About this RNA
Released in 2020, the model rests on electron microscopy data to a resolution of 7 angstrom. mRNA with 27 nt long spacer, together with DNA: 66 nucleotides with solved positions. Wang et al. published it in Science in 2020: "Structural basis of transcription-translation coupling". The entry is indexed under Bacterial transcription-translation coupled complex, TRANSCRIPTION, RIBOSOME. The PDB entry is titled "Escherichia coli transcription-translation complex C1 (TTC-C1) containing a 27 nt long mRNA spacer, NusG, and fMet-tRNAs at P-site and E-site". Ions in the entry include magnesium and zinc.
Context: bound to proteins that are not shown
DNA sequence: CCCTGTCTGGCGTCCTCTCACCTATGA
DNA sequence: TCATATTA
DNA sequence: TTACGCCAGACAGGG
């Protein structure tokens, strides 16, 4: 040198 | 000065999944 | 739009 | 706004 956004943080609810 | 309420910090399960929802102000 | 700075 | 349950730890008070 061929390509891009939740994790961040509430707040409900679930599973084992 | 040695018991003693009282007061303030400091805990409090692990692993998954699904969804919504986010600071006002302004000449 | 580009600084202003924290409570019933 | 409040509406935890101990549990240790530091603290003014007082016989």
């Nucleotide at each position: 040198u061929u390509g891009a956004u939740u994790u961040g943080g509430u707040g409900a609810g679930a599973g084992g």